[PDB]
RNA sequence: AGACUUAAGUCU
RNA sequence: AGACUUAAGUCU
Ligand code: 5GP
Numbered sequence: 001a002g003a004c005u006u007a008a009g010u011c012u
Numbered sequence: 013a014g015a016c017u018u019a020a021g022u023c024u
Base pairs, nucleotide, nucleotide: 001024002023003022004021005020006019007018008017009016010015011014012013
C1' cells in the first nucleotide's frame, strides 16, 4: 500500500 | 444493494 471479514456510523 | 469513515481481525 491492497483486498476481504465482523461491527458501528454517514451518505446514496 | 453500494461507497466511504471508524474499530477490530485475516490474508498478499
Ligand atoms: P509476503 O507477505 O508474501 O512476502 O508479500 C508478498 C507481497 O505482498 C509483497 O511483495 C507486497 O507486494 C505485498 N505485501 C505484503 N505485506 C505488505 C505490507 O505490509 N505492505 C505492503 N505495501 N505490501 C505488502
The PDB entry is titled "Cooperativity and Downstream Binding in RNA Replication". An RNA: 24 nucleotides with solved positions. The structure was determined by X-ray diffraction at 1.55 angstroms resolution and released in 2016. The work is reported in "Unusual Base-Pairing Interactions in Monomer-Template Complexes" (Zhang et al., ACS Cent Sci, 2016). The model includes bound GUANOSINE-5'-MONOPHOSPHATE (5GP). The entry is indexed under RNA, monomer, cooperativity.